[PDB]
Context: bound to proteins that are not shown
RNA sequence: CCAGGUCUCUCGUCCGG
RNA sequence: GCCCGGACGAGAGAC
Numbered sequence: 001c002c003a004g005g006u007c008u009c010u011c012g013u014c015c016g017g
Numbered sequence: 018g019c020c021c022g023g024a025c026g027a028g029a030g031a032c
Stems, first nucleotide, its partner, number of pairs: 005032013
C1' cells in the first nucleotide's frame, strides 16, 4: 500500500479506426 | 452528425 469469485447489461472516463 | 473497435472504472442484476 493492498486482501473478496463466475458473469451479463448499461453508464462514465480516457485512446483508437 | 452517424457508425465500429480498444483499455480502465462504476452501478445494477443472478448465483